[PDB]
Context: one part of a larger RNA, bound to proteins that are not shown
RNA sequence: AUGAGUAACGAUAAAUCCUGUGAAAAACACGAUCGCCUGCCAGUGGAAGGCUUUCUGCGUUCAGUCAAUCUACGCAGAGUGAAUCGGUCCCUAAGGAACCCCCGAAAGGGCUGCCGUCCGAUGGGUACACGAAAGUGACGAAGUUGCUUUGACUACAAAACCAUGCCUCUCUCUUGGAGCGAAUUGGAUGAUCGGGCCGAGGGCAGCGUAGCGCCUCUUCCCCUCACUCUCCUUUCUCCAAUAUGAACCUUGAGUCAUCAAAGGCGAGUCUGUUUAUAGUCGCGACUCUUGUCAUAGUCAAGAAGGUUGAAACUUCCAGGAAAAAACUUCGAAUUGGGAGGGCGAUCCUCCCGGUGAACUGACCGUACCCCAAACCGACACAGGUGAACAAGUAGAGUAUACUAGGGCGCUUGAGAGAACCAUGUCGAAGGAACUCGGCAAAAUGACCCCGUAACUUCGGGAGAAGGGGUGCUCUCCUAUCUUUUGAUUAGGAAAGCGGCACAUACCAGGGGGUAGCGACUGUUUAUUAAAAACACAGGACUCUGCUAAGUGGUAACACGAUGUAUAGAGUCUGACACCUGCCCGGUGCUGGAAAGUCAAAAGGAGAAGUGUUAUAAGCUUUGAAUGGAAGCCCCGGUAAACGGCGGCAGUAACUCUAACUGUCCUAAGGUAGCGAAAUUCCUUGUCGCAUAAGUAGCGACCUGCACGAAUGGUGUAACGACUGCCCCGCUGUCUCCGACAUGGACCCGGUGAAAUU
Numbered sequence: 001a002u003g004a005g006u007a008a009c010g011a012u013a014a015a016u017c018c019u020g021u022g023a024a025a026a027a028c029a030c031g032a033u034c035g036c037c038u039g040c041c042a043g044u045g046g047a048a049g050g051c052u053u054u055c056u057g058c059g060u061u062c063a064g065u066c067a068a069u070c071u072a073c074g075c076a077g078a079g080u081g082a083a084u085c086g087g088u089c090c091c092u093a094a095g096g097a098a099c100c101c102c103c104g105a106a107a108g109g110g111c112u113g114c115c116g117u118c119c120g121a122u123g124g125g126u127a128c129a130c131g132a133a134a135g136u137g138a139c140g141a142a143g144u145u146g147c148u149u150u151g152a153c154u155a156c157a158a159a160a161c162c163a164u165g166c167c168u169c170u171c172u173c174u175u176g177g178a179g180c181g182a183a184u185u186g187g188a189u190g191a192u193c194g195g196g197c198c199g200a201g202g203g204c205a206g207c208g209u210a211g212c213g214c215c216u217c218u219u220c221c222c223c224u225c226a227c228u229c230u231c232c233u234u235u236c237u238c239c240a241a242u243a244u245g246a247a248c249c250u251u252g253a254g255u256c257a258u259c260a261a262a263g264g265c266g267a268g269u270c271u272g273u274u275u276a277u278a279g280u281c282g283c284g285a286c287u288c289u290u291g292u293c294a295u296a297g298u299c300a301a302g303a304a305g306g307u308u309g310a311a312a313c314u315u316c317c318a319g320g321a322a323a324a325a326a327c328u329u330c331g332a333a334u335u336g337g338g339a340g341g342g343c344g345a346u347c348c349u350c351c352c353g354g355u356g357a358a359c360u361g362a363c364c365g366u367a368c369c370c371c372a373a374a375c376c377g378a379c380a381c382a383g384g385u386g387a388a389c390a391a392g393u394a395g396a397g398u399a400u401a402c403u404a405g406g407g408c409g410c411u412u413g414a415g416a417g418a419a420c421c422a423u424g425u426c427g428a429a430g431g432a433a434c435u436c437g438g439c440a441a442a443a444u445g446a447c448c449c450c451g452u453a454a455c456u457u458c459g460g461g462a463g464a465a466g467g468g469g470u471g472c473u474c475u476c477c478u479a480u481c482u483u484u485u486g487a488u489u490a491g492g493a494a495a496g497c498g499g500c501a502c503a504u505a506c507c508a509g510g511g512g513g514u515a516g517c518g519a520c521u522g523u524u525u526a527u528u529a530a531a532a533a534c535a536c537a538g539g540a541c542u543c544u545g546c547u548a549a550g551u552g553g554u555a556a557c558a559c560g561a562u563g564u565a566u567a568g569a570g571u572c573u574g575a576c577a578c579c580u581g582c583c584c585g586g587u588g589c590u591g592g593a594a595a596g597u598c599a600a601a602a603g604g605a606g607a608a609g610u611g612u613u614a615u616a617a618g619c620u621u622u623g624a625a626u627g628g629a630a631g632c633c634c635c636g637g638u639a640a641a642c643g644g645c646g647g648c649a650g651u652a653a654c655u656c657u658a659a660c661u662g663u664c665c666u667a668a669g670g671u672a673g674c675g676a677a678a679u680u681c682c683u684u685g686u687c688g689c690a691u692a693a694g695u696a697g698c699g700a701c702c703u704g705c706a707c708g709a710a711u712g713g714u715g716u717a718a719c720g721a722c723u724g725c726c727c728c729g730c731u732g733u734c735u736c737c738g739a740c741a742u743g744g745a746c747c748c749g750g751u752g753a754a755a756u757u
Stems, first nucleotide, its partner, number of pairs: 001757001008751002015033003019029002034409004043389002050368001053367001054078006063071002085365003089124002095118001097117001101110003127360001130331002133328001141314001149243001162211001167206001173201002183189002249306003255300001257298001266288004271282001317320001334354003338351001375384002391403003413748001415746001420744008429735002433733001438730001447469004455460001457575001471497003475493005498502001510728004515723002517720002522534002538573002541570004550559003576715004581645003586642002588638005596632002602626001606622005646664005673707001674704001685701005
Other pairs, nucleotide, nucleotide, family: 002756cWW003755tHS004754tHH005752tWS006753tWH007752tHS013408tWS014034tWS014035tHS018030cWW021025tWH022024tHS025028tWH026413tHS027066tWH027067tHS036042tWS038404tWH045387cWW046386tHS047370tHS048370tHS048372tWW049369cWW050369cWW052054tHS052079tWS060062cHS060073cWW062073cWS064068tWS071072tSS072373cHS082085tHS092120tWH094119tWS096117cWW097116cWW100111cWW103555cSS104107tHS109556tSS122321tWS122322tWS123325tWS128355cHS129332cWW132329cWW133324tWH133329cWW136325tHS139316cWW140315cWW144311cWW149244cWW151241cWW151242cWW156157cHS158213tHS159160cHS159212tWS161212cWW162163cHS163210cWS164165cSS164209cWS165208cWS166207cWW166208cWS172203cHS173202cWW175199cWS177197cWS178196cWS180181cWW181193cWS181194cWS184185cWS185187cWS187188cHS193194cHS196197cWS197198cHS199200cWW201202cHS202203cSS209210cHS240241cHS244245cSS246309tWS249307cWW252303tWW253302cWW254301cWW256299cWW258259cSS258297tWS258298cWW259260cHS270283cWW270284tWS272282tWH273281cWW275279tHS275280cWW275281cWW282284cWH283285cWH295296cSS299300cHS300301cHS305306cHS307308cHS317319cHS333334cWS333355cSS334353tWW337351cWW338350cWW339349cWW339350cWW340342tSS341343tWS342346tWH368374tWS369374tSS370372tWS372385tWH394400cWW395397tHS395399tHS412749cWW414747cWW419745tHS427732tWH428736cWW431731tWS432438tHS432440cWW432731tWH444509tHS446470cWW451465tHS452464tHS454461tHS456459tWS457459cHS457716cHS460717tSS463509tWS474494cWW477492cWW478491cWW482486cWW499501tHS502504cSS514724cWW524531tWH525529tHH537574tHS540571cWW545564tSS546563tWW546564tWS548560tWS548561tHH549560tHS549568tWS553555tHS580709tSS580710cWH582645cWW583667cSS584638tHS584641tWH595633tWW599628tHS600628tHS601627tHS603624tWS603625tHS604605tWS611615tWS624625cHS628629cHS644667tWS644668tSS652657tWH658659cHS658660tWS665669tWW666668tHS670671cHS670708tWS671709tWH672708tHS676683cWH676703tWW677679tHS685703cWW691693tHS694696cWS709712cSS712713cWH716717cHS732736cWS732737tWW
């Protein structure tokens, strides 16, 4: 080069418009309507990471999934202030090493106590260093704290005083009337002053009538003064806007009231009589408060500094960091004092007083992003990335909708509204007929009440199943509530009222019957298998007496374990219940007897080479009777060690088969139990249940090619994103598909790949 100017322009958030700039503007500036997010994609402070990406001007060659004036792009320049933040620093944990020591061919490994140095995600942050007792210092869960509350308009503040507007009434009278006793002398009289009762005028003792402000200067002296700055007029607390952010001891130093500082008084009530320059004189006795003369002696009530809350109490068993580091004391302290008896010039001795106190407080980080366009992902990528904070409404809820605040509009768009695909809404009648399989889709859901089966390990099944109720309005009573005024918010009564519908949207379990496997919660093949696989508490066997066994290394040494057979290691099985038959002949593991058999080391005696000699000495070669631990050989022990568990032939009045025996073989001849099973080819065995029909499912038969008791056998309540079947409700899974929404597909302008050739 080509497919090709074709796929694609990176989430179902979202854009539109004026004005400006610019040659060019949907992609730029600002302004404006519109949206999206608001308890892990979009917010706030940031650690890890990035390492100028932040900002200021200039520019658009490169990057941007465009034409880019724009920027996280090129150039140019500036930018980060910290006794207190975070590091620095002090300590130590997990740990890595240093020394010495131990061990190893070399390297190096081992040893933290051998008395040292590093190590933060821990403790210590503000005040010296040096050297000892207290500490630092400590789980989990659940109640109880933290889970903030105030104010919001008496314009301006309420109604006794006395004023006043009133008749009523006598501080007091005063003015004549009129009824009402007085006297007799021994009661039937006889007729007048001590007694006496309403009427005209005068402010005092009874209501209502305008109307209106009763804190204190304990200044020591008033003597003229300023604090007087609010709802009487209001909607918008028509259900919000503005402000606040701990609550309690523990410490020291200036004012009253103490009681240590003394057994010490006036002042009004209650009352004995008269004194008179005119009276207060006197006071017996009772009651009522109330300290001073100084003395100090303890201290209650206001105003300044660090500081518990930031944690407490109970419940348990798996029994829950270190640090001489800081802090709190002593031990000592070395300038400041006063004494030290000062007579040791001793410039020292005894004891008292402070012994980190005021200036000072270096260095390094500090910008920017920090669920992301700047980090890890080759990218401006729907991936991954600890914490801390989070206004309101409804809601138990941080679940979920919808918002403000804050941030963002996802750096491709404009048309058309075909097939096709993705993701969604509705679908009659039917209800799983689809299909391997109801996969998916549908449906159920919440709160309250009613009621609830088999089974059982008696804890559970159980939200078993199966039903009803759910709105608001007013009233009543109940509670409750100080958020004051009596109402408000919730519950439950009972009467309405509207809708087809009252957990109306969002949120929210399909259920039942029965097998297999597995007891269950868990774990696993990152990135095609999550299960019946593994584990699992429970059980048994075997090994270990402690320098324990076992393990890693060569070895020190370390683990085992600062453990000691109720301990540790290995092995098989896998809760529970019922149980676990036979075989030790084989493989292994093991105890053991004397016999022989022994490899080597120990080694008789031969023989042989050479040496006068023909073979004495000597050297040397080979030898080679006995020697010899284990083991081999043999006898035992072991099956919840590795493993194995059969044939025949006759035999009953129906055959059958054989309770019966005869039999060959083994080491032993499959017991309980189960059974066409995750195991049964013949096999779609047989029969029953169930279905219109059931190579399936369940129950049973034993004719088990080839079940079987710890590689466990049979069963089991609960449990399973475990396999199988059946039923219920629900439904486009289906008969038989249809319409509709968005995104691509189509079309225009950009930019513009990819296999293959």
An RNA from Arabidopsis thaliana: 757 nucleotides with solved positions. An Rfam search finds the family "Bacterial large subunit ribosomal RNA" in it. The family is grouped with related families in Rfam's "LSU clan". The literature on the family includes a 2001 paper in Science by Yusupov et al., "Crystal structure of the ribosome at 5.5 A resolution". The structure was determined by electron microscopy at 3.86 angstrom resolution and released in 2020. The sample was in a buffer at pH 7.4. It comes from the structure "Structure of the plant mitochondrial ribosome". Primary citation: Waltz et al., Nat.Plants (2020), "Cryo-EM structure of the RNA-rich plant mitochondrial ribosome". Lineage of the source: Eukaryota > Embryophyta > Tracheophyta > eudicotyledons > Arabidopsis.